[PDB]
The RNA (7SL RNA) with a sequence from Homo sapiens has 50 modelled nucleotides. Crystals were grown from: 50MM NAOAC, 10MM MGCL2, 140MM NACL, 390MM (NH4)2SO4, 21% PEG2000, pH 5.00. The depositors describe the entry as "Core of the Alu domain of the mammalian SRP". It was solved together with SIGNAL RECOGNITION PARTICLE 9 KDA PROTEIN and SIGNAL RECOGNITION PARTICLE 14 KDA PROTEIN. The entry is indexed under ALU RIBONUCLEOPROTEIN PARTICLE, PROTEIN RECOGNITION OF AN RNA U-TURN, TRANSLATIONAL CONTROL, ALU RNP ASSEMBLY AND TRANSPORT, ALU RETROPOSITION. The structure was determined by X-ray crystallography at 3.2 angstrom resolution and released in 2000. On the sample the depositors note: THE RNA WAS PRODUCED BY IN VITRO TRANSCRIPTION WITH T7 RNA POLYMERASE USING RIBOZYME TECHNOLOGY.
RNA sequence: GGGCCGGGCGCGGUGGCGCGCGCCUGUAGUCCCAGCUACUCGGGAGGCUC
Numbered sequence: 001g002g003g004c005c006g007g008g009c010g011c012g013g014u015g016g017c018g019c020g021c022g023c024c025u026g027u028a029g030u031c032c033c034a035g036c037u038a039c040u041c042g043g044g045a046g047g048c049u050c
Stems, first nucleotide, its partner, number of pairs: 001050005006025007015039001016036002030045004
Other pairs, nucleotide, nucleotide, family: 014016tHS018034tWS027029tHS035042cSS
C1' cells in the first nucleotide's frame, strides 16, 4: 500500500451516500462518531490477512 472483520427480507429517510425501525440468520474474528455537500466517494480507533 491492497483486500476482509457478517448475510437476508420488509418498511422509512435523502437528489444520492452514510443512515433509522421491524423481523430472520452466521463466523475463531468490530467498536466509536455524525458526517459527506452533486458524489455509486463522510471521519477516528482496533484486529486479520497478502